Shown are 24 nucleotides from a PDB entry: RNA with a sequence from La Crosse orthobunyavirus.
Crystals were grown by vapor diffusion, hanging drop at pH 8.
It was solved together with RNA-directed RNA polymerase L.
The depositors describe the entry as "Structure of full-length La Crosse virus L protein (polymerase)".
Method: X-ray crystallography, resolution 3.96 A. The entry became public in 2020.
The work is reported in "Pre-initiation and elongation structures of full-length La Crosse virus polymerase reveal functionally important conformational changes" (Arragain et al., Nat Commun, 2020).
[PDB]
Context: bound to proteins that are not shown
RNA sequence: UUAGUAGUACACUACU
RNA sequence: GCUACUAA
Numbered sequence: 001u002u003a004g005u006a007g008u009a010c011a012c013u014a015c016u
Numbered sequence: 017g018c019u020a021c022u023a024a
Base pairs, nucleotide, nucleotide: 003022004021005020006019
Other pairs, nucleotide, nucleotide, family: 001024cWW002023cWW007018cWW012014cWS
C1' cells in the first nucleotide's frame, strides 16, 4: 500500500 | 484524514 475492528479529547467561564 | 491492534 490493502482490508478489518475499536476509538479520536476542549475554549470562554466576565462590572454583565 | 489522524490513532491503536488484527489480517493479505